Shown are 777 nucleotides from a PDB entry: RNA (25S ribosomal RNA, nucleotides 1443 to 2360) from Saccharomyces cerevisiae. NCBI's taxonomy places the organism under Eukaryota, Opisthokonta, Dikarya, saccharomyceta, Saccharomyces. The sample was in a buffer at pH 7.5. Method: cryo-EM, resolution 1.97 angstroms. The entry became public in 2023. The PDB entry is titled "80S S. cerevisiae ribosome with ligands in hybrid-1 pre-translocation (PRE-H1) complex". Ions in the entry include zinc, magnesium and potassium. It holds a match to the Rfam family "Eukaryotic large subunit ribosomal RNA".

Context: one part of a larger RNA, bound to proteins that are not shown
RNA sequence: GGUAGUAGCAAAUAUUCAAAUGAGAACUUUGAAGACUGAAGUGGGGAAAGGUUCCACGUCAACAGCAGUUGGACGUGGGUUAGUCGAUCCUAAGAGAUGGGGAAGCUCCGUUUCAAAGGCCUGAUUUUAUGCAGGCCACCAUCGAAAGGGAAUCCGGUUAAGAUUCCGGAACCUGGAUAUGGAUUCUUCACGGUAACGUAACUGAAUGUGGAGACGUCGGCGCGAGCCCUGGGAGGAGUUAUCUUUUCUUCUUAACAGCUUAUCACCCCGGAAUUGGUUUAUCCGGAGAUGGGGUCUUAUGGCUGGAAGAGGCCAGCACCUUUGCUGGCUCCGGUGCGCUUGUGACGGCCCGUGAAAAUCCACAGGAAGGAAUAGUUUUCAUGCCAGGUCGUACUGAUAACCGCAGCAGGUCUCCAAGGUGAACAGCCUCUAGUUGAUAGAAUAAUGUAGAUAAGGGAAGUCGGCAAAAUAGAUCCGUAACUUCGGGAUAAGGAUUGGCUCUAAGGGUCG
RNA sequence: CGAUCAACUUAGAACUGGUACGGACAAGGGGAAUCUGACUGUCUAAUUAAAACAUAGCAUUGCGAUGGUCAGAAAGUGAUGUUGACGCAAUGUGAUUUCUGCCCAGUGCUCUGAAUGUCAAAGUGAAGAAAUUCAACCAAGCGCGGGUAAACGGCGGGAGUAACUAUGACUCUCUUAAGGUAGCCAAAUGCCUCGUCAUCUAAUUAGUGACGCGCAUGAAUGGAUUAACGAGAUUCCCACUGUCCCUAUCUACUAUCUAGCGAAACC
Numbered sequence: 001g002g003u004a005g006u007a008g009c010a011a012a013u014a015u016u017c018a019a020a021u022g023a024g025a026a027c028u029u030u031g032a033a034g035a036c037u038g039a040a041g042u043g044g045g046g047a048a049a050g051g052u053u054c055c056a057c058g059u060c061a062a063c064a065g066c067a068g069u070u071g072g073a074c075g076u077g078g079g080u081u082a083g084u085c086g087a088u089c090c091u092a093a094g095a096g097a098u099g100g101g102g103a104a105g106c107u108c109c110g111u112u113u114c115a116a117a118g119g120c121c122u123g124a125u126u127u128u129a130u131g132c133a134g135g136c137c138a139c140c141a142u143c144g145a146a147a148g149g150g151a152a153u154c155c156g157g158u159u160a161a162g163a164u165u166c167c168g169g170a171a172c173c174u175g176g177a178u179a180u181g182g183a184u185u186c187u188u189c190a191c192g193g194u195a196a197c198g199u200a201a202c203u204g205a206a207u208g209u210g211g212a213g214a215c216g217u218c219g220g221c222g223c224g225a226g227c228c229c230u231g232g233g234a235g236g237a238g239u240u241a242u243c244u245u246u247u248c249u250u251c252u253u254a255a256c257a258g259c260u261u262a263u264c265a266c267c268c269c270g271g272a273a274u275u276g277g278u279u280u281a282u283c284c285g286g287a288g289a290u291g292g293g294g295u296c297u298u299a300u301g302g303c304u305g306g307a308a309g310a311g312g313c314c315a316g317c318a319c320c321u322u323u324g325c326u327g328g329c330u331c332c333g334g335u336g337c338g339c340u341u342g343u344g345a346c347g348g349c350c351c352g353u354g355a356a357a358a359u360c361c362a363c364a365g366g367a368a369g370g371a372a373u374a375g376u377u378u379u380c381a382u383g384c385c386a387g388g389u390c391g392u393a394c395u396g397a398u399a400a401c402c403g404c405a406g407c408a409g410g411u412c413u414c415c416a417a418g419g420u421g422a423a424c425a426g427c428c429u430c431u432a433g434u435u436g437a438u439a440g441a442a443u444a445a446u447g448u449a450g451a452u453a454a455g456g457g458a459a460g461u462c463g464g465c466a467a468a469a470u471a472g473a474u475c476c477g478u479a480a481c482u483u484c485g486g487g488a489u490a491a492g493g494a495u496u497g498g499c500u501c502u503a504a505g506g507g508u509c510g
Numbered sequence: 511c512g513a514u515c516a517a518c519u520u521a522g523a524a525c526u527g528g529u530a531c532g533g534a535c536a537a538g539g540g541g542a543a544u545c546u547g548a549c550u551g552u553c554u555a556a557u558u559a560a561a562a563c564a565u566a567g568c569a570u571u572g573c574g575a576u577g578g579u580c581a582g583a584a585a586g587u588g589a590u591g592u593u594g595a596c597g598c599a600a601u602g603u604g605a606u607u608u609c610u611g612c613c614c615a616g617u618g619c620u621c622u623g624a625a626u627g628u629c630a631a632a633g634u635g636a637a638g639a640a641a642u643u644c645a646a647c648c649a650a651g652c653g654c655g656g657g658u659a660a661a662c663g664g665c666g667g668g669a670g671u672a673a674c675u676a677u678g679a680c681u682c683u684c685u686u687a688a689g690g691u692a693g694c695c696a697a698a699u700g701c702c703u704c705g706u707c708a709u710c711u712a713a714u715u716a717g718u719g720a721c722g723c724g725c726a727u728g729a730a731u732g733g734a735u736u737a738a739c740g741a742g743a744u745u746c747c748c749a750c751u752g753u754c755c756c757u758a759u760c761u762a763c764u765a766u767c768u769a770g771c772g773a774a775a776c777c
Base pairs, nucleotide, nucleotide: 001777002776008771009770015033016032017031018030019029020028034435035434036433037432043415044414045413046412049395050394054078055077056076057075058074063071064070083172084171085391086390087389089149090148094143095142100109101108102107119137121135153170154169155168156167157166173387174386175385176384179382180381181380182377183376184375185374189369190199191198192197203368207364208363209362210361211360212359216349217348218347219346221344222343223342224341225340226339227338228336229334230333231332232331233251234250235249236248237247238246252310256305257304258303259302260301265295266294267293268292269291275285276284277283311330312329313328314327315326316325317324318323350354401410402409417429418428419427420426438769439768440767441766447763448762449761450760451759452758453757455755456754459753464750472496473495474494475493476492481486483605497526498525500523501522502521503520504519505518506515507514508513509512510511527531539748540747541746542745543744544743545742546740547739551563552562567603568602569601570600571599572598573597578590579589580588581587607734608733609732611665612664613663616662617661618658619657620656621655627652628651634645635644636643637642666684667683668682669681670680693727694724705721706720707719708718709717
C1' cells in the first nucleotide's frame, strides 16, 4: 500500500438556555437551570513517587484518539522564609570497620572478640593548671526509623502562588552569661503538719540505687473534648393565595499562665457477726471494713489573664482613587445506650504475658565548701544574649505515582453533617467538589446490560447452568442425630401501615 | 408524699383503608441422604480452591554439648542457642470415638562373636646386585549372628478331612517371612459390569440399601465410624421459576446514517 474513510471513538445516570470572548464555541469564561459524588466523597490533607506539574502573563504548530479561544500543552517569568514542624540525635531487626584469624586473591569471618583499645577530675603545678605527678570511672567504632523513642508555638491576619516558617500579638525550650530581689544562716546548709504530705526558695562531689522514656489485645462501665440534637433571646436571609411565635443562618475563644478541679491511691481516729461496704460486671475488710476527718496525682473541667483590641454577624454613611469609616450585637441554657475521639478504674485471654536505647529526674551517700560593720543560695522571681544546616511549592491519582498513555488496573493513612434504618448497608439531602468521559439523527436485524410473561413446572440440560422463589423484625413452634457445645433462622405458622389513645419503665430538691 | 425537670423503649386497645402496610431500599430457599476432608486456615499471581497442603491430636527417630541436625572455600567461622530432653532436631499419620491384626525371609536401619572369612596405604620378614617379587600381619567396612514394621514393604498356593452333596472347624505341606485378622466394598479402589437382589421411577448405565473367592478392599503405606463445618462430588423431594413446551414484548447502550477522528489482523 490494499484492507479503509473501514473496525471503531458505546462502562463510571446528564445535560440545557443565554451572554461574553473569539476568525471560528457542543467542549473556554460568567450567569441561569437541571443533576451527581452523598462525609468508607467525585470533599479537605498527607506518606511513597513525581519534580515545577504550583501561580501569573502571553499563547495554539504539535499534544489533550471530536473540538478548543481552554489545559497538567507551548513561550516567558514568579514562587517554597522555622530555635519550637521534620530531618538532624537514639536505638530496633539488622548493617559494619578496628584487634585478630581465614583466603592465591578479589576479599571472608567476627562485633567484644586470645588487644598495652581511656578521657575527665584534680592534689599539686601554676620553670606552663601541665609532662614528671596524689587520687575516680569502661568488658568498646560507626551506620540503622521523615509511622518507634524524642526539649520547646499558638492565635489572628497576609500572597497570583508560602505559612504552626511571613506580619501583629502572645508564649515556651535549650545553651550560655549574669546582677538584683527574695529565701537561708547567731541552733550555719528552711520551716509547717500526729500523719498522708505542704511550700517560691531551702548546699551536696565520687559512687550506688530507683523512677520516667516503656509499650498486647478485646469487653462492658465512668468521665472529658469535638460533633450531632434542642430551648430562649439579639441580628441577617427565605416562604407567606392560605398556614407556619416559622425554615435557614451568626452568636467563637488558641498555645501559654495563675487559682481551682478527679477516679485511683494514701493518712489520722475507730474497732467491725445481726457480717458490712459495694460494681453493669463479686470483690474488699482485725494484714483494720463501714463511718468521720484529711493528704495526693492534675488526664480533665471551671473562673481569670491571653482577650475582644481578635474573629463573626449586622446597620447607617461617604465613594474620580488608595477605600475609609461610624456605630450595634457578639448573650443565657437543656438533653443523651447518640457519633468520633481521648482517658480512667476494671474485667477476659495466652504452652502468646505483648522493643530497645538516647535522654531526664529523684533518692541513698556525705567528699567538699561553707556566717556576723557578715557570709550561703542561678532546682524561687525578675533581667541579658544566641539558637546553625537541609526540606518546606503542587499532585497524591477515572490526567501530576507505577502500569509503553491523559490506561475502568494497582498504590499506605488522618478528618467525616441530617433523615430512614440495627448500622461507616442501600436510598435522599447540607458543606465542599464536579458536571469530565467525541457528538448529532434515527430506533432494522444480531447483540451487551436490565425486565416481564397465559397454562404447564426441569418435560430443557452432563448437570436446575441461568433465573426465580425466600428474605427485616415480633410472637408461636421447631425433628433425626449429637462430641451434649450444637444441629437451629432446623422445619413449619402468624403479624407488621396510618391514626387516636392507655399502661409501665427515671433524675433532682424538700 | 409533695414540688420541679427529662429521654427513649416496651406492651396493649379502639378506629381506619380497594386487606394495604420490612409498601422503595434492604434482605436465608428449605428438606432427606451418599462420597469425601474433622473443624478455622493455605496454594498453582495469569485455565485447577479441591478430596490437595496445613492443622491440633497420635506415633516413631536422633541427641546429655568433646553432642544431635544443619551451614561454610577456610577460619581463633556459623544456625538451633538469650537453647538443655516438659528441649532442639528429623519423619510419618492427621480432630474426637473405636481399633491399629500376622510377617524381620528381602531391602534398609541398628547391636554381638571374632581360636579371620574378605582385607588399603604405612609398617614387618624372606629372596635378590638392586629395581622388585613373594609372604605373614592386617583398621573400618563387607561377610556371619542378633534386633527392628506407627522402617520400606508383604499378607499366596496345594493336598487330605464332617454319614446327600457342597464346604472344611480339623490335619499336613511349599513359594521367599507370614498368609488378609477386626473391619469395609461393584466404594473417589470391581476388569467381567449397565454384577445380582431390594428400593426409588411410567421407564433409571444414575442414587440408596444389601450381597461379596474382593481383576486389584483392609488397618498411622492407617481401618471403620463420626456431630459440626464445606463457593468440594453426588441422588431424591418441597418451593420456585422462560431451562423447556414456544415463543412474544419492553428499556438503555450499540450496531445503523452523519460531522470530526481513525487503526489492525491478513494479503

Overview: Milicevic et al. published it in Nature in 2024: "mRNA reading frame maintenance during eukaryotic ribosome translocation".